[PDB]
RNA sequence: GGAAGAUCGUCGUCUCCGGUGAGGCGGCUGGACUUCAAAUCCAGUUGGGGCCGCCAGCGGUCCCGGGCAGGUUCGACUCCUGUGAUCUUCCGCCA
Ligand code: SEC
Numbered sequence: 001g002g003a004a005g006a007u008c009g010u011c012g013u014c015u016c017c018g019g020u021g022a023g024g025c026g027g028c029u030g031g032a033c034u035u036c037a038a039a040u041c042c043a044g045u046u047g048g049g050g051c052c053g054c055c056a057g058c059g060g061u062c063c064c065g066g067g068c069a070g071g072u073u074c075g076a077c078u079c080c081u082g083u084g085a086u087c088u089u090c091c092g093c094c095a
Stems, first nucleotide, its partner, number of pairs: 001091008011026006019074001027045006046065008067083005
C1' cells in the first nucleotide's frame, strides 16, 4: 500500500429503540449527617464548534452534534451509501 473486519452518544458500560428517545447498572456533583468518608433517603448529571470584545480557570450570538458527510423519509443514534481515528487478521514492499 491492498483486501476482510471491529469500535468510536450526552460522565463510563450494557439492553435496545422510524415519532425527534428509553431503561438498567455504575461514576461524578449538590442536599440530610459528620473531621472527611462509607451506608441509608432526596436532587441533578448535554457537549463541541464558527463569528465577535478579555484571554478571563471569560462574556454574547448563532449553529452543529451517536467518529465525519450525504441520501431516504413527514421525522434517522436506528434504514442506506461513502469516508476518517484507533485497531485485529491475511497478503506485498526489492534503488
Ligand atoms: N529513485 C528510484 C526509482 Se523510483 C531508484 O532509482
This is an experimental structure of RNA (Sec-tRNASec) from Escherichia coli, with 95 nucleotides shown.
The sample was in a buffer at pH 7.5.
The structure was determined by cryo-electron microscopy at 3.4 angstrom resolution and released in 2016.
Rfam match: Selenocysteine transfer RNA. The family is grouped with related families in Rfam's "tRNA clan". For this family Rfam cites "Eukaryotic selenocysteine tRNA has the 9/4 secondary structure" (Mizutani and Goto, FEBS Lett, 2000).
The model includes bound selenocysteine (SEC).
It comes from the structure "Structure of SelB-Sec-tRNASec bound to the 70S ribosome in the GTPase activated state (GA)".